[PDB]
Context: one part of a larger RNA, bound to proteins that are not shown
Molecule: Bacterial large subunit ribosomal RNA, nucleotides 2329 to 3161
Organism: Arabidopsis thaliana
RNA sequence: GAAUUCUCCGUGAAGAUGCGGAGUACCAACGGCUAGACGGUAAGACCCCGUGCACCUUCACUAUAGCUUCGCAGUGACAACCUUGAUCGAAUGUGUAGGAUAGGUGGGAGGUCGUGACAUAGAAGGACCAAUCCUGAAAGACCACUCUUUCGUCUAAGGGUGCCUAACCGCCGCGGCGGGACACUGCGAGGUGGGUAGUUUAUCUGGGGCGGAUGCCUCCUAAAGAGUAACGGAGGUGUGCGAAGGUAGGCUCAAGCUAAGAUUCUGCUCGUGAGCGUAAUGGUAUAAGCCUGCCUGACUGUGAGACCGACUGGUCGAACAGAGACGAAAGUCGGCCAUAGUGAUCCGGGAGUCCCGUGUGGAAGGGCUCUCGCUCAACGGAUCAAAGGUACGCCGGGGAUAACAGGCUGAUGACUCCCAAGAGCUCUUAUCGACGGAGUCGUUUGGCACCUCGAUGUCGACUCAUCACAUCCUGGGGUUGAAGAAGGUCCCAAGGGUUCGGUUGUUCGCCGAUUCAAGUGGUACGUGAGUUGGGUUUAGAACGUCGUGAGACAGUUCGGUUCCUAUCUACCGUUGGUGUUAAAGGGAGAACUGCGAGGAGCCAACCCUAGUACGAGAGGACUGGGUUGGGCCAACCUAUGGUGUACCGGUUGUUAUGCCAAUAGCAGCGCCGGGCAGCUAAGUUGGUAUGGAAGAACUGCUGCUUAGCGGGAAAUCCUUCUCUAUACAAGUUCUCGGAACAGGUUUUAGAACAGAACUUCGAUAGGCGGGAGGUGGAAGCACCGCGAGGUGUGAAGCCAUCUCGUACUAAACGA
Numbered sequence: 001g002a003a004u005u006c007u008c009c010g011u012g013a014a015g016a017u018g019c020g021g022a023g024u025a026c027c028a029a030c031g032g033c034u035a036g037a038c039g040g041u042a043a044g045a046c047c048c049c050g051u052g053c054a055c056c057u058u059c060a061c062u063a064u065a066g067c068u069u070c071g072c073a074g075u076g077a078c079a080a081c082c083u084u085g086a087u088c089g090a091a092u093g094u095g096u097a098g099g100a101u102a103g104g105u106g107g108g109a110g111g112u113c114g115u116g117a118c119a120u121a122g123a124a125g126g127a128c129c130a131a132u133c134c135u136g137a138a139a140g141a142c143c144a145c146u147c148u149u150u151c152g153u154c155u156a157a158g159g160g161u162g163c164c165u166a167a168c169c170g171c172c173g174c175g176g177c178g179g180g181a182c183a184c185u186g187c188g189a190g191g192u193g194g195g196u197a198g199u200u201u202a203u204c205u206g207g208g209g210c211g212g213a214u215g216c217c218u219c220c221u222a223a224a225g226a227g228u229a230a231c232g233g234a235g236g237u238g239u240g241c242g243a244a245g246g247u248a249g250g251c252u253c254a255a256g257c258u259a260a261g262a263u264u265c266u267g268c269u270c271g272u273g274a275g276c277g278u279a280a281u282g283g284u285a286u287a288a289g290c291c292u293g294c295c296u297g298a299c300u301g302u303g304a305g306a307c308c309g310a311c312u313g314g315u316c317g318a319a320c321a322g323a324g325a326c327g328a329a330a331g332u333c334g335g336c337c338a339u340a341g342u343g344a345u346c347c348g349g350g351a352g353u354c355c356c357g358u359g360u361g362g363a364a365g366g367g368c369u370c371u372c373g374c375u376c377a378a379c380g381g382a383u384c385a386a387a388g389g390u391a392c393g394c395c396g397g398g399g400a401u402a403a404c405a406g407g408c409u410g411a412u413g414a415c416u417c418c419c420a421a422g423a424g425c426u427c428u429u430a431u432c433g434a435c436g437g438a439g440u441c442g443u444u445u446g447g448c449a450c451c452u453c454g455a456u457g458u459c460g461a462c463u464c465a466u467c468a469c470a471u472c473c474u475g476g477g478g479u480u481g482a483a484g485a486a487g488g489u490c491c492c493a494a495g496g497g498u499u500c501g502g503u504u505g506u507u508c509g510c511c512g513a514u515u516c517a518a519g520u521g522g523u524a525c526g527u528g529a530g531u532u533g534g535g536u537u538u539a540g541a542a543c544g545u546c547g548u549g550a551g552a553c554a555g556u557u558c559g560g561u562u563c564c565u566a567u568c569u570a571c572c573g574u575u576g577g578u579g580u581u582a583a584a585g586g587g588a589g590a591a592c593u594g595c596g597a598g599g600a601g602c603c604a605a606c607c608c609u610a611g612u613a614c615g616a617g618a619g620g621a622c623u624g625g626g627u628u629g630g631g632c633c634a635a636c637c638u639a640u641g642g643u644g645u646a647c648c649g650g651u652u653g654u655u656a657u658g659c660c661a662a663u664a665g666c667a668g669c670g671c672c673g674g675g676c677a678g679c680u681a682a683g684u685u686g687g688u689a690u691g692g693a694a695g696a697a698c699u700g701c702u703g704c705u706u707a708g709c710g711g712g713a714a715a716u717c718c719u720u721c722u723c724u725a726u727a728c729a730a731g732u733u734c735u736c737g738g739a740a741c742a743g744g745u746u747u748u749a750g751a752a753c754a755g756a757a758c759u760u761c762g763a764u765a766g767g768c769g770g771g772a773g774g775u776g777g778a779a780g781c782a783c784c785g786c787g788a789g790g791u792g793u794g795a796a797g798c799c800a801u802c803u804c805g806u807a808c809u810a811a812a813c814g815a
Stems, first nucleotide, its partner, number of pairs: 003017001006023005027576006035569003039564002047398004055389003060199005066192009076164001078162002081159005089151002106143002111128001168179004202214003211231001215237006238379001239277001240336002245295007253273001255269003278341001281338002299322004305316002308314001311380001324333003347373007355366002405452001406450001407448003411445001413441006422432002459534001460532003464526001465523005472497003475492006499513004540558001542556002544553003587736006596723003602630007614619001631688005637683001640681004647674005652667005691718003698711005743759005764810003767806003771802001773799003780793005
Other pairs, nucleotide, nucleotide, family: 005568cWS011016tWH014406cSS026577cWW030751cWS034035cHS034566tHS037529tWH044046tHS044403cWW045455cWH047207tSS051382tWH052394cWW052395cWW054390cWW057549cSS058060cWH060386cSS064196cWW065193tHS076181tHS077163tWW080160cWW087153cWW088152tWS097102cHH097135cWS098100tHS099140tWS102135tWS103147cWS104146tWS108141tWS110129cWS111141tSS112127cWW113126tWS114116cSS116125tWS117127tHS125126cHS130132tWS165180tWS165181tWH167180tHS168183tWS171177cWW172176cWW174175cWW193195cHS200386tHS200387cWH206231tSS217340cSS221230tWS223228tWW238377tHS241244tHS242298tWW243296tWW246295cWW253271tHH253274tSS254270tWW259266cWW260264tWS261262cSS274287tWW275284cWW276283cWW278279cHS280339cWW283288tWS284287cSS297323cWH297333cWS300334cWH301334cWH303318tHS304317tHS307314cWW307315cWW309313tHS320334tWH342377cWH343379cSS343381tSS357364tHS383385tHS388550tWS398401tWS402453tWH404456cWW405524cSS410411cHS410442tWS410445cHS412442cWH412445cWW419435cWH420428tWS420433tWS421433tWS424428tWS424430tHS426481tWH427481tWW428433cWS442444cHS449450cHS457458cHS469494tWW471493tWW476696tWS483614cSS484613cWS484619tSS492696cSS497517tSS503509cWW514518tWH527530cHS533562tWS539560tHS542557cWW545553cWW547549tHS579730tSS582586tHS583584cHS584585cHS587739tSS593725tWH594727tHS596724cWW609624cWS611612cHS611620tHS612621tWH613620tHS615617tHS615618tHS636683cWW637680tHS637681tWH639683tWS657663cWW676800tWW681683tHS690719cWW696712tHS697712tHS703706tHS725727cWH744811cSS750754tWS758811tWS762807tWH763808tWH764807tHH770803cWW772801cWH776796tHS777794tSS778796tHS781793cWW
């Protein structure tokens, strides 16, 4: 989804209208009610997954607005000052033969002298001088690029500082003032920068989160090849050594016994236990071990073939060429007794090298060969680089995966049973019972994650119950350390019961008061399409604690919308059809019977028998009868209460009947005091039985070792009460046949239907008369008083109901 839509038990993707097997049911409406259809609404909020999103926080990451810091620009003076300059011209050098403080050197051969003879000034004037000759170096006559070095302007750089003003900025006019080359703006660079932006933030996981683990090595777990898993059991490692390697040779351990007992020592026995850098395992006696010598094959370039592996790869290798070592050779040698000790690409560095050189020569750069560089260890590494909250959350999904529930499960759990140390003065078993076992159930704690996340509403309470019995009372018996009585324990038993209130939301539990007792579980920890909604799991808020914040808290407090008109199954009731041999077309009305189903089964107190049995009394029976109460149930209102909405009276506000009079409407009977019949219970009744059978443990007696029967419980089944012939073997009796219906007035009956009454030779309802029954002194009239008002006429006046008279109305019937 379609539907001819029954239950139990079982089954089952683990809760069946559809599957099995028993079993029940005539069919259909109508009023009801919701226990199920995992009912309906909402592609679950919670939980988990998403290399998914939003948003918020921060010393996550990377930026970044903005802000700051110096440079450059706009932007100039002027002054010095301080450094840089560097050049004029000059200052200025006891190797020494000399005249002499000899300066690199050399043209030098006349300069000096009137611009008047070692330096500003005075001034002797007709000189101070050279290869002179001595020199490493020569003239100190000069000349020139001047040298060790100090002043001197010098123009240029600046680095500050100050001062000015014309840039620039502000103020006030009708053209000055204030600052100032700062500020101010662009660009460059540095710092700050959750003010704002883009993202990251793993997996495994017996849900997640919290812890641990992520490679490699060894053993076991591994089932006599190699493999082989688990948040299974053991450990180790992220290397060490130039000797701990290669070779030549030599050497044999460790432990036990004698001596001896110390670094001891040396033979016999031992047989792999010593030793091997390092865990474990397999190794090994020539040795791989220990010692001595030698060196460096801890080599370049290849490797036939194989082992294992997704792949990338990684392992062993005989053999070739080489330069070699050790050895007398034979020969060994491609580090290590073996297995762990790490790791791709891109990129970056270093050594070698024809290579390629953007027109050509180069070069740059790059290639190649060797080589190093990451706890990239989340160890095949997404990036060089990255942490959180969401209870404000959004969507995508999920029963692959949690909370509730079912299922499986039984460890713990409750109970039973086993044994029996010891307690019970004696005593194992009255009562228990230590150590240790045996099983039953599925109720606490749980385990597993199979049904449901395109929905299976979660605690407690109210209502409503129901089952089991592993029994709280009542009910019977055994037994007792049962004198009687109170008990103890145990067997049988589920028929009926199982209280109120105090604090807490409480379940639980504590309490106070009671009873015969205040049972233990199941029933989706019964019950929200029945109710409640206090907890608790949304948003607010706050306290303590945690977080460094965002926030959390299996801590605390206050507040925090409860949806559904019932199709079906189920169930309470009410009816219409229909089937039922038949005789009348076969249609009916009564009256039963009752195959069978339901209902009801309580207990106390008190008295007696009886102060009797028992006991020393204290105390105190057994049983049967009797009363008095509670609960439960069924029924009845005559009384009592409550009500009594179309009754009687009082009474307020207002509106009308002109007013007085007497009434009405309205105030959700307007409000009061009453109130019959009806209804109800607080009231009243009535029940809580007898008889009969079968028969529980339990008890006895026969038996004849097989069996026989009898007592024997508020238990079961019959008798009472209710319901019933759709009781499908469908029952029986009487009567009607124009008979039953139908319609109309009602009803002690009633939602319609139904039943029952009446239907004119009639009391069916109304109406009218009479009472009863309720209210409680009518109006008018008379009196008394000024009046409010009172008294008489007067148990007056009225009338919802009840009875009683009367057909006056409406219930015949001509279809």